An RNA structure (Mitochondrial Precursor tRNA-Ile(5,4)) with a sequence from Homo sapiens, in which 58 nucleotides are resolved. The reconstruction used 141,653 particles. It comes from the structure "Structure of human mitochondrial MRPP1-MRPP2 in complex with mitochondrial pre-tRNA-Ile".
Context: bound to proteins that are not shown
RNA sequence: GAAAUAUGUCUGA
RNA sequence: AAGAGUUACUUUGAUAGAGUAAAUAAUAGGAGC
RNA sequence: CCCCCUUAUUUC
Numbered sequence: 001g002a003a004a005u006a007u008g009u010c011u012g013a
Numbered sequence: 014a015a016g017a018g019u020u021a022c023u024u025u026g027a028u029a030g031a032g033u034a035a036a037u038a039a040u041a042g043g044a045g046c
Numbered sequence: 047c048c049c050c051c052u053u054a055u056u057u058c
C1' cells in the first nucleotide's frame, strides 16, 4: 500500500 | 424465499406425524445506490 | 447485487 472471507442454533438463497 | 432446530401452554384415543403464542425477515456496525 | 470507512482474523 494492495487481497480476502466474515450466517449468534445450523443449513441457506 | 425456505428447511431443520429453540421457548411457553395445551392430561394428547393412537396423524401430538399437532395446535395457540414467543424468537427468527440487512449476511459483523452504519450509510448512497 | 455494486464499490465506502470501522470491527476479529489472515498473504508480502
Stems, first nucleotide, its partner, number of pairs: 001058002004055001009017002019035005041052003045049001
Other pairs, nucleotide, nucleotide, family: 003056cWW005054cWW011015cWW012014tWS013040tWW025029cWS046048cWW053054cWH

NCBI's taxonomy places the organism under Eukaryota, Opisthokonta, Eumetazoa, Gnathostomata, Homo.
Released in 2024, the model rests on electron microscopy data to a resolution of 3.2 angstroms.
The 2024 paper behind the entry is "Structural basis for human mitochondrial tRNA maturation".